[PDB]
This is an experimental structure of RNA (sgRNA), with 144 nucleotides shown. It comes from the structure "Cryo-EM structure of a CRISPR-Cas12f Binary Complex". Primary citation: Xiao et al., Nucleic Acids Res. (2021), "Structural basis for substrate recognition and cleavage by the dimerization-dependent CRISPR-Cas12f nuclease". The reconstruction used 154,090 particles. The entry also contains Cas12f, not shown here.

Context: bound to proteins that are not shown
RNA sequence: CCGCUUCACCAAAAGCUGUCCCUUAGGGGA
RNA sequence: UAGAACUUGAGUGAAGGUGGGCUGCUUGCAUCAGCCUAAUGUCGAGAAGUGCUUUCUUCGGAAAGUAACCCUCGAAACAAAUUCAUUU
RNA sequence: AGACGAAUGAAGGAAUGCAACAGUUG
Numbered sequence: 001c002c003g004c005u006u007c008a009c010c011a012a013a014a015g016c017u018g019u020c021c022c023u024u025a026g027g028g029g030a
Numbered sequence: 031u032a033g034a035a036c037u038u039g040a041g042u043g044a045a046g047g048u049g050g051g052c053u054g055c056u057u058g059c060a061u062c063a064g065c066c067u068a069a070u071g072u073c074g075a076g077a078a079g080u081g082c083u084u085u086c087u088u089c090g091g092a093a094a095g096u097a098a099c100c101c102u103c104g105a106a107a108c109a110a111a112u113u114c115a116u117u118u
Numbered sequence: 119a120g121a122c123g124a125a126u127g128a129a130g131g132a133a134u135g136c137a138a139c140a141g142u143u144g
Base pairs, nucleotide, nucleotide: 001049002047004046005045006044007043008042009041010039011038012037016033017032020029021028050066051065052064053063054062056138058136059135060134072105073104074103075102076101079099080098081096082095083094084093085092086091108131111126112125113124114123116121
Other pairs, nucleotide, nucleotide, family: 012014cWS015034cWW018031cWW019030cWW022028cWW023024cWS023025tHS023026cWW048067cWH052107tHS053132tHS056139cWW057137cWW061133cWH066106cSS068071cSS069106tWS077078cHS077097tWS078101tWS087089tHS097099cHS115122cWW117120cWW118119cWW
């Protein structure tokens, strides 16, 4: 170093809500 | 595209910690004793088989190799004791 | 006599604590 453990702190791409479309089978974007 | 932290993080700080195994007499976890580790590594031997080259019958396979192969068998690990050898 | 190397190789020489302990083949 540690994509090791515990504690504490901190950021939200990935998950939810909600919106809208496109085939909406698989689901895809903000 | 706006919200929260259950969650995430190959983010930050404090601490400790093989973070891989092996043996300990059936096995697993945790601790302990000792040992191996470049080990998710690197190699040994071959040639049963796969592929490839050559030769034949030329339907289809054989034989010789070749050694590329999810080709075959293997190789580290507790400790007493013994052998042989090493500079002193 | 110190240590290293190559070996040798089973023959109860081996923990503690918890939890168990039918297995092969298909």